[PDB]
RNA sequence: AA
RNA sequence: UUGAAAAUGCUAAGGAUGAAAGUCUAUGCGUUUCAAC
Repeated sequence: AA
Repeated sequence: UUGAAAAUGCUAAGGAUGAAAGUCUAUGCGUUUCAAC
């Protein structure tokens, strides 16, 4: 960090 | 499907005005858009  | 979102129309019960006729008013409605879920 979906 | 919903919306007191925009535009444009219909009606005037209630309400306002009027002596009456009439006119105004949508919180009632049609349509086309807009938005949302």
Solved structure of RNA with a sequence from Saccharomyces cerevisiae S288C, 39 nucleotides shown. It was solved by X-ray crystallography to 3.02 angstroms. The work is reported in "Nop9 recognizes structured and single-stranded RNA elements of preribosomal RNA" (Zhang et al., Rna, 2020). The source organism's lineage runs through Eukaryota, Ascomycota, saccharomyceta, Saccharomycetales and Saccharomyces cerevisiae. Entry title: Crystal structure of Nop9 in complex with ITS1 RNA. Crystals were grown from: 18% (w/v) PEG 3350, 0.2 M ammonium citrate, 0.1 M MES. It was solved together with Nucleolar protein 9.